An RNA with a sequence from Pyrococcus horikoshii OT3: 47 nucleotides with solved positions.
The 2016 paper behind the entry is "Structural basis for recognition of a kink-turn motif by an archaeal homologue of human RNase P protein Rpp38".
Entry title: Crystal structure of PhoRpp38-SL12M complex.
Method: X-ray diffraction, resolution 3.4 angstrom. The entry became public in 2016.
It was solved together with 50S ribosomal protein L7Ae.
């Protein structure tokens, strides 16, 4: 830098 | 679809609380503990 085990929204 | 006032869950050493909780399923958004 990235990366939901965090979150937010949606048939 | 499963546990709940026949008292879940979650705090609490207990007492005590008393209503909801428990969801890796697609994309796409925000984060960055933890980890490469």
């Nucleotide at each position: 830098g990235g990366u939901a085990u965090g979150g937010u929204g949606g048939a | 679809a499963g546990c709940g006032g026949u008292g879940a869950a979650g705090g609490g050493a207990a007492a005590c609380c008393g209503a909801g909780u428990u969801a890796a399923c697609c994309c796409g958004c925000c984060u960055a503990a933890g980890c490469c």